Solved structure of RNA (23S rRNA, nucleotides 536 to 1282) from Spinacia oleracea, 743 nucleotides shown. The entry is indexed under Cryo-EM, ribosome, chloro-ribosome. Ahmed et al. published it in Sci Rep in 2016: "Cryo-EM structure of the large subunit of the spinach chloroplast ribosome". It holds a match to the Rfam family "Bacterial large subunit ribosomal RNA". The family is grouped with related families in Rfam's "LSU clan". Released in 2017, the model rests on cryo-electron microscopy data to a resolution of 3.5 angstroms. The entry has 29 different proteins, among them 50S ribosomal protein L17, 50S ribosomal protein L6 and 50S ribosomal protein L27.
Context: one part of a larger RNA, bound to proteins that are not shown
């Protein structure tokens, strides 16, 4: 992660947990 | 503020080898960790670095081990070339000679690392194979000794005997005999159909059948025959699960011009895929283009002028063909006649003229480029001084730039497509061959959906800056569903011709439009004539001739249908009203058919009547191009810098590094408060990797500065373990 579509990683980063 | 997950969105068609050309549906790998490839002798060339030099070096050998201080000069290069030599020498060979002309008229040397070459198993793996030597007949294949074996059941030979017949047989029946590579069928031996099985229960089996079974059978024991050999009811079949020629040992790490592999980082330069010759064309060798190096140049670009070609066009003087008409020459026919003559044919056919073409291997002419050879300028940017205020010219200093020889050494040697001028084909191929160029090869990005060889364009980086190019602005995807002028109604717009059209804007010409038109009602619409002929008939209207006249507004020996043909019908011309726009031509654009295939709408897709195509003007979008800003590299160059110009890149060539097992500095420094193996540290570097940092173990061991190498791994259907 259960309307999914992809040599699967990248640049952008929702949302959240981390010593704060 | 930094690590983990990760909704959506854009981008992104593994990796090596290998190819013109792969993500390829071409290799080759299950994974991990290792263990695996240009090494070493010796020698020749070059290059660096050192050491000597009016030489340089020693090599076997000695040396109180081996290494060696010193010693060994023998020998090697450098000192004189020319000739085949003899010789002769700053010259000498060639020759009659200087005549010419060929070579000469000089130069280092050890060593050390490196590059390459040579002989070696020479970069690693792979061959069927070849030849010595030996072990092999328990498997099979004939043999030989000596044993075993073949239930059970038919049939029934010859020979013998009787009933017989012939001085002698010869042959019929019967009976007994028991023969047989006979016969039906177990054990046995062995293979022929079928199915199963084919990662089998069995490296050839099992079931259901099947053959041969006293004979050229079968089998146990023991033994013979051997590798170019044995054997062999013959297949080239068996010869110990291996056989067109055995097995293992050895030469042997044979030999492979053929496949696969060849490991750690940066920087800089970077090709070919052509011609030659090759028992050669899926090799090699020399030349073409690379790298670095060393001299001696001049350039490259771009303008201009000159100079020789015969190619595109042209042209028909040449050579070959080519149509039309003139000409007639000569010729054959008719005959008259026993010579050839005037001449006649819609006659065949040489030379010529006038019109007219047409050719790689035709050419009186001939460009454009290409190409050879001159001269003629200036590139880019500085500091400048002296300006108002420029601007250049004045210097001075940089930077960029071509070539022609060499020297060390390489890879390429079948390119691919586009454009073009051709040749093979079929003016067919993403065909093939060869000339000039372009991109890809070896190059990325954008546009084109996707798409190596189209178009703009050239990647040294960083930027959550900016301008434009080729291409584009409805949506999906950036940026006007922006502005005017026109065209299209087909979903054309994305794909094919020939033909066909009152589709549709317009252009080019043509007449006609109150002595009114094409519309349409309308009337009229012939005499000769049935126009001669042929035909049953032909009378306009089977078919042919003459094919006109008269009448009039007007009538063609009738437009057409049709009748056996006539007739009929009707057009063509002619008035009249209604009323003044309509015939005809050819081509522009942009469209319709003509245009159909097999999985499913293939052409980006929603669509769209403009968001489509001609046309022009304005604004943007739009790449790694170009700015702007800031870092690195090269060199040019020799020193701080700072300035220029450069930094895509296979194959391949130089330049700087790092790392890891061992030696020298060493029983170092450090270190049981603890050496490495896993991690925080985007600490630190261009970058192979270095610093620190931790833990249950817990021993060894850096860092400069150097020196060796079983020295760097994901690719070898490698390979050795675990999984």
């Nucleotide at each position: 992660c259960u309307c999914a579509a992809g040599c699967a990683g990248u640049g952008g980063g929702a949302g959240g947990g981390g010593g704060a | 503020a930094c690590c983990c997950u990760g909704a959506c969105c854009g981008c992104g068609u593994g990796c090596c080898u290998g190819u013109u050309g792969a993500a390829g549906a071409a290799u080759g790998a299950g994974c991990c960790g290792g263990c695996g490839a240009c090494u070493c002798a010796u020698a020749g060339g070059c290059a660096g670095u050192g050491g000597c030099u009016u030489g340089g070096u020693u090599a076997a050998g000695g040396g109180a081990a081996c290494c060696c201080a010193c010693c060994g000069g023998a020998g090697c290069c450098g000192u004189a070339g020319c000739g085949a030599a003899a010789g002769c020498g700053a010259g000498u060979c060639u020759u009659c000679a200087u005549a010419g002309g060929g070579c000469a008229a000089u130069u280092g040397u050890c060593a050390c690392u490196g590059c390459u070459u040579a002989u070696g198993g020479a970069c690693c793996c792979g061959a069927a194979c070849c030849u010595g030597g030996g072990u092999g007949a328990u498997c099979u294949a004939u043999c030989c000794a000596u044993g075993a074996c073949c239930a059970g059941g038919a049939u029934g030979a010859a020979g013998c005997u009787u009933g017989g017949g012939u001085g002698a047989a010869a042959c019929u029946a019967a009976g007994u005999g028991g023969a047989g590579g006979u016969c039906c069928g177990a054990a046995c031996c062995g293979a022929c159909u079928g199915a199963u099985g084919u990662u089998g229960a069995a490296g050839a089996a099992u079931c259901a059948g099947c053959g041969g079974a006293u004979g050229a059978g079968u089998u146990g024991u023991g033994g013979u025959u051997a590798g170019g050999g044995g054997u062999g009811a013959a297949a080239u079949g068996c010869c110990a699960c291996u056989c067109g020629a055995a097995c293992c040992c050895a030469g042997a790490g044979c030999u492979a011009g053929c496949u696969g592999g060849u490991u750690c980082u940066c920087c800089c330069c970077g090709a070919a895929a052509u011609g030659c010759g090759u028992u050669g064309a899926g090799g090699c060798g020399c030349a073409g283009c690379a790298g670095u190096u060393g001299a001696c140049u001049g350039g490259a670009c771009a303008u201009c002028u000159a100079g020789g070609g015969g190619u595109a066009a042209a042209g028909c003087a040449c050579u070959g063909u080519u149509u039309c008409g003139g000409u007639g020459c000569g010729g054959g026919c008719c005959g008259c006649g026993a010579g050839a003559g005037c001449g006649g044919u819609a006659c065949c056919a040489a030379a010529u003229c006038g019109a007219g073409g047409c050719a790689a291997a035709c050419u009186c002419u001939g460009a454009a480029u290409a190409c050879u050879a001159g001269a003629u300028a200036u590139g880019a940017c500085c500091u400048c001084c002296a300006a108002a205020u420029a601007a250049c010219a004045g210097g001075g200093g940089u930077c960029a730039a071509g070539g022609u020889c060499g020297g060390c050494c390489a890879g390429u040697g079948a390119g691919a497509c586009g454009a073009u001028g051709g040749g093979g084909g079929a003016u067919a191929a993403g065909c093939u061959u060869c000339a000039u160029c372009g991109u890809c090869g070896a190059g990325a990005g954008g546009g084109a959906a996707a798409c190596a060889g189209c178009c703009c364009g050239g990647a040294u980086c960083a930027c959550c800056a900016g301008c434009u190019a080729a291409g584009g602005c409805c949506c999906c995807u950036a940026a006007a569903u922006g502005a005017c002028c026109g065209c299209u109604c087909a979903g054309u717009g994305a794909u094919a011709a020939a033909g066909g059209a009152g589709g549709u804007a317009g252009g080019g010409g043509u007449g006609c439009a109150g002595a009114g038109a094409c519309a349409g009602c309308c009337a009229g619409g012939a005499g000769g004539u049935u126009u001669g002929c042929c035909u049953a008939g032909a009378a306009g209207c089977a078919g042919c001739c003459a094919c006109c006249c008269u009448u009039g507004a007007a009538a063609g020996a009738g437009u057409g249908c049709g009748u056996a043909a006539u007739a009929g019908c009707u057009c063509a011309c002619u008035g009249a009203u209604c009323g003044a726009g309509c015939g005809c031509u050819c081509u522009u654009g942009c469209g319709c058919c003509g245009a159909a295939g097999a999985u499913g709408a293939a052409c980006g897709g929603g669509g769209c009547u403009a968001a489509g195509c001609g046309g022009u003007c304005u604004g943007c979008c739009g790449a790694a191009g170009c700015u702007g800003u800031g870092g690195g590299a090269u060199g040019u160059a020799a020193a701080a810098a700072a300035a220029c110009a450069u930094c895509g890149g296979u194959a391949g060539g130089g330049g700087a590094g790092c790392g890891u097992u061992c030696c020298g500095u060493g029983u170092u420094a450090g270190g049981g408060a603890g050496a490495a193996a896993c991690g925080c540290g985007u600490g630190c570097g261009u970058g192979a990797g270095c610093c620190g940092c931790g833990u249950u173990g817990g021993a060894c061991g850096a860092a400069g500065c150097g020196g060796a190498a079983g020295c760097g791994a994901g690719a070898a259907u490698g390979u050795c373990g675990g999984c």